[PDB]
Context: bound to proteins that are not shown
RNA sequence: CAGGUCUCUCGUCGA
RNA sequence: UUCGACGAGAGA
Numbered sequence: 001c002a003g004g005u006c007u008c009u010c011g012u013c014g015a
Numbered sequence: 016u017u018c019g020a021c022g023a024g025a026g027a
Stems, first nucleotide, its partner, number of pairs: 005027011
Other pairs, nucleotide, nucleotide, family: none
C1' cells in the first nucleotide's frame, strides 16, 4: 500500500 | 441558493 453498499450533515478547494 | 473535486463525522 490494503478494510463494503449507502444516506445525511459539516469542512476544504473551485464554478 | 445552486453545481463539481476532496476530506470528516454521525447513522443504516
The PDB entry is titled "Crystal structure of the coxsackievirus A16 polymerase elongation complex". Shown are 27 nucleotides from a PDB entry: RNA (Template RNA (33-MER); Product RNA (14-MER)). Bi et al. published it in Virol Sin in 2017: "Crystal structure of the coxsackievirus A16 RNA-dependent RNA polymerase elongation complex reveals novel features in motif A dynamics".